[PDB]
Context: one part of a larger RNA, bound to proteins that are not shown
Molecule: 23S Ribosomal RNA, nucleotides 2059 to 2914
Organism: Haloarcula marismortui
RNA sequence: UACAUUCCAGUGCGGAGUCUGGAGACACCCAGGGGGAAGCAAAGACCCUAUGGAGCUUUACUGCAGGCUGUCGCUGAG
RNA sequence: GACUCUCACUCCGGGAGGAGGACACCGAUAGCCGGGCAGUUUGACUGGGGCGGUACGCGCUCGAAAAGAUAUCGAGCGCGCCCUAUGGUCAUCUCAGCCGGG
RNA sequence: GACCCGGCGAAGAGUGCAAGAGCAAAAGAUGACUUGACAGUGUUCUUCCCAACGAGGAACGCUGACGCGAAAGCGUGGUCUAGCGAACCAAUUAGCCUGCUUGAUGCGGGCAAUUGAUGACAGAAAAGCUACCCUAGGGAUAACAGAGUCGUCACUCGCAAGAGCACAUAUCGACCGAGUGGCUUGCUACCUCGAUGUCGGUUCCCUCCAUCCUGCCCGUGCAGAAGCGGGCAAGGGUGAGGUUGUUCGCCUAUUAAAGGAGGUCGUGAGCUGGGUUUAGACCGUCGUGAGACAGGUCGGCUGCUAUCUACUGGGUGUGUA
RNA sequence: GGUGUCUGACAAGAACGACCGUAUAGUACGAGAGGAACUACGGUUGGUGGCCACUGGUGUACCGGUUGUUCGAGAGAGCACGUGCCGGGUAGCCACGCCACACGGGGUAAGAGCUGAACGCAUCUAAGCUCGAAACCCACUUGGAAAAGAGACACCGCCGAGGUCCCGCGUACAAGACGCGGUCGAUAGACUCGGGGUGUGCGCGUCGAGGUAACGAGACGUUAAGCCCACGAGCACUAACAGACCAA
Numbered sequence: 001u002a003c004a005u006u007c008c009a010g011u012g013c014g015g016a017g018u019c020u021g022g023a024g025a026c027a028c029c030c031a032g033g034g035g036g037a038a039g040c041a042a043a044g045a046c047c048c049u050a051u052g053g054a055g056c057u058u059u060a061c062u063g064c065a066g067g068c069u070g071u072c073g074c075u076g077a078g
Numbered sequence: 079g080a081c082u083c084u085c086a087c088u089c090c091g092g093g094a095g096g097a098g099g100a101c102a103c104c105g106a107u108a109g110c111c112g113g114g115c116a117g118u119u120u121g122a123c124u125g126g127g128g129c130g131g132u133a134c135g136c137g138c139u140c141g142a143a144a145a146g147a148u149a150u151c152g153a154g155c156g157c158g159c160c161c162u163a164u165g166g167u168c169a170u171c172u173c174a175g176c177c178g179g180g
Numbered sequence: 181g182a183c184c185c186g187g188c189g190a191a192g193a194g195u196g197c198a199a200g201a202g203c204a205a206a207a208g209a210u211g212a213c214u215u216g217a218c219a220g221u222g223u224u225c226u227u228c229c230c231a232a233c234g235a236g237g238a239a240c241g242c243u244g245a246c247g248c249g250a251a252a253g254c255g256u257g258g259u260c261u262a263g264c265g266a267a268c269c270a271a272u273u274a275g276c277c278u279g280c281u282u283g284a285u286g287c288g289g290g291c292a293a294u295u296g297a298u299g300a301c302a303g304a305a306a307a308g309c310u311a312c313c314c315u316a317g318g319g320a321u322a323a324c325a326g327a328g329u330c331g332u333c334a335c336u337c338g339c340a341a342g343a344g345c346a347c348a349u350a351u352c353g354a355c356c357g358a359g360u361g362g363c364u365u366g367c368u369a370c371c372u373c374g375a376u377g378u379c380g381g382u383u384c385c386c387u388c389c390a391u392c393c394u395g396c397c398c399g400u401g402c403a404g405a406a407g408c409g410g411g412c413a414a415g416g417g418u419g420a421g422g423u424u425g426u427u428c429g430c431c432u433a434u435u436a437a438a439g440g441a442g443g444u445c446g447u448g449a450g451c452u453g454g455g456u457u458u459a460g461a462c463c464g465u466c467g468u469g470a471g472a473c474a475g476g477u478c479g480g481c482u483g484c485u486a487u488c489u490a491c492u493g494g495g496u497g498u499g500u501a
Numbered sequence: 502g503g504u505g506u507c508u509g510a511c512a513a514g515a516a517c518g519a520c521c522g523u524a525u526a527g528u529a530c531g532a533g534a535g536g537a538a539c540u541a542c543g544g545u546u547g548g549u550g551g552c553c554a555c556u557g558g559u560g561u562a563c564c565g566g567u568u569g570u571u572c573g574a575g576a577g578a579g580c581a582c583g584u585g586c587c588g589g590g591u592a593g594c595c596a597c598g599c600c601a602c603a604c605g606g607g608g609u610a611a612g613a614g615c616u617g618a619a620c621g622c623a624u625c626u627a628a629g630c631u632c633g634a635a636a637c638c639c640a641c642u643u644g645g646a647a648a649a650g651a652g653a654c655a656c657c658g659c660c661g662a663g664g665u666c667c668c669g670c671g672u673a674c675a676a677g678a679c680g681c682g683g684u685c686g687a688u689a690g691a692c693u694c695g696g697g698g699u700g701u702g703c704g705c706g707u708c709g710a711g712g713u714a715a716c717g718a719g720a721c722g723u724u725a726a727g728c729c730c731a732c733g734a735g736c737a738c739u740a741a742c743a744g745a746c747c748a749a
Base pairs, nucleotide, nucleotide: 002018003017006023007022008021009020010019026497027496028495029494030493031492032491035489036488037487039484040483047318048317049316050315052314053313054310055309056308057307060118061117062116063115064114066111067110068109069108070107071106072105073104076083077082078081087098088097089096090095121134122132123131130151135157136156137155138154139153140152158301159196160258161257165214166213167212168211169210170209171208173192175188176187177186178185179184180183194203195202197263199261200260201259218244219243220242221241222240223239224238225237226236246255247254248253269296270295271294272293273292275291276290277289278288279287326370327368328367329366331365333361334360335359336358337357338356342352343351378455379454380452381451382450384446385443386442387441388440389439392417393416394415395412396411397410398409399408400407420432421431422430460478461477462476463475464473465472466471502657503656504655505654506653507652511644512643513642514641517547518546519545520544521543522542523541524540530535548602549601550600551599552598556596557595558594559593563589564588565587566586567585568581569580570579571578572577591731605639606638607637612632613631614630615629663747664746665745666744667683668682669681670680671679688740689739690738692735693734694733695732696730697729698728699727704723705722706721707720708719711716
C1' cells in the first nucleotide's frame, strides 16, 4: 500500500484480521463504551555511534586583547 | 649612577601667571602576567557505554582439530635490556647427583 | 656440605633473562690469545602462510682487511626464536658535486651514512562539563516489554544419616542425587530507536493450581475438644484499617479463611500522577572549575471528532416459501 | 399467503456460597479439667433477580413563611442562576426499604468395601460390583427457527385472511422497534366527584401596645379555609374523523 466477517492455537525476524490447522461466519444499518489494528499524532528528547554542532570550564593545546615593566623616537641646557 | 635647569610636551588658571618637566602622554619594540576573549583538541579496542583493563609493538607453551593458516577482555608467562666479556678462536678438559677412602 | 683420591654416572649440570627447543673428545668448564660486536655490497626467507605492503630481523654469499689454529676450518656478536622506530630538521663521519655575468672571501644548497622519537609502537603538537542543549543515524548498541537460557529464584521427587524418652518414615529432616515451572534475579543482544507511554495504585473482565477457607477423605505421638501432617478437589469465597509513593513488608481489630500466580510485570485512544527521570532550588560528599552523584530534599504538563475489527443492546432486508 | 400457540439443536448461570445460634447436651468421651456429632430448627452475611404496601431519599409539580428591590400603597406579581432563602411535600424514580433464590436424583475422584482370579491361599482390581466430594451431569432460571436436515400444530385465507398508512394513546421507547384503543368506543382532554399536598385566602368585623388624632406590628372570627395535583371514578361534551394502500 492492498485486501479485509473474525475467533482459538500454531508458525514466522522471537509480539499475525491476511501464513498453517481447525472453529465460527446470511447482508446492510442505528446507538454505545473504547479490547485489538504492537490505533492516530512527531525521521526517540533516553542510550550508543559520527576523526557532527554549540554553550560552559580549567594549572588541555595554541593564540589574541588588556595590565605591569625596560628600551628607542618626541627630547632640550648644565 | 646620583643631580640641577628650562625651551619642547602635560596639567591648573578668564588672564597675568602657577604646577610639573625632558618625565609623563603618544608612536615602536622587548620580558612578565593574562579563559577577559578566539580557534581547536581531548584516539582506538570493549559481550552497549563509563569505571577497570590493553588481548594497542614484540617472544614462547597450550588453545590449534598430527602439513600450513586460525579468533575471543582464551589458559600459563615474558620483552623494551644486560655483557669488552657474559664476544671470537685455540688448547686442555667433562658436568649434575650418588657411593667408598682421607 | 671446604680440598684430595677412586668408582658409578648420555646429560637430570651448565649455557645472562620467559617458554619451548639445541648442545658432551661441546654449543658446557678451565687457561691463553684475540677484537669478526670489522668496512663495502648482495642473494634469499621473514616481517605479510596462501597473496600485495615499510622499518626491523635472520640465513647464505661475494669484495676488502684481520684474529686464532698445524690445517681443514671457525669468527657477518651472545646456541635458536623477544630487546624495536618513517619523513622533515639538527649534530656528527669522509670525499666529492653545487649557489643566478665574473674572480676572491664568507655563509649556504646536495650525494652516502651514524646518532636524537614518535610504546596510540606503518609516527597529529592536544583537557573537561552540558539536566540548557542541538543534528545526523542506529534496534549495526543499552534502559523498558517481549524472546532464548535457568546459574539465581519458586516448587517437586529419589536416597534416608539423624531426632523424635524406645521407635528413619505421627512429625521434623542433613548430605548427595534427579527434575518441573517461567513468579525473582542474572545472562544474551533475536525483535522495535521515521517511538509498542513508566512504577505503584485504581477500575473491569478471563484464567492457572503448587489449595488459605469451605466439601469429601487417610494417618496421628487420633480419648474428647482443639490440633499437626497428607489425599481428591479451582464451585464459591479470601474482606476493613494505621505508617510508607511504594511493590514488598510491619502492625491492629474483625474472619470460615482473610492463599499464591498468569493475562505486554492484563488494564494511561479508562482514571490517578505520590515515586523514578527534563528545565528552578537547597544540603551532604566529590571536583581547581564547569559540574557530578545508581545520595537526600521542595516545585514542576497527561493530546486525538473511531475508518476497520471486537463486544453490549436496537433496527432493516434477503433465505427457509 | 396469514394469525395464534409451541418445539429445542445449541448457548449462559454461582444463582446460590458461607457463618452464627437453639434443641440434641453439660450428653457421648474423660479421673477431672474440659467437651463433640447425626438430625430438625431459627437467624446473619456475601452474591443474585425483582418490587415500592411499609421506612427513607429526591421531588427547580405544588402549598406556605420570609429578606432586598421594582411595579405608588393594598391586592397581586418580576428579579436575586437557571428554586433568593427557609419549612412541608403528591405521583414517579429509587435503597438505607421489601419480596424470592432447594431438596433430590445420575456418574465419578480421593477414599471405604464386596465378589474374585492370575498365584489352590491371600488380594478393593486384572473382568465384575456396592458406595463415595461444595467438584461433573440432570434438576431450576435466561436466550434460542438462520438448527441450510433453515422445524411442529390448529385455524383463517388465495378476491380476499391478514397487514401497512392514518387517528387517540402508553404496560414501550435515543431513530427504528414494541403494546393498546379507534363510536359495535372510556384511548386522550374538559367537567364533577373521589383520593391526595399545603396549612387557614382576599375582603370585612372585633381586639391591639400606644398615640389628641392620623396611624398601628400583630391577634381572633368568617375559614378542616384558600390554592394546587404527573392518580382514580363517573361522564361520549371535545378529539379517536375522513379515508388511502399492499396482499397469495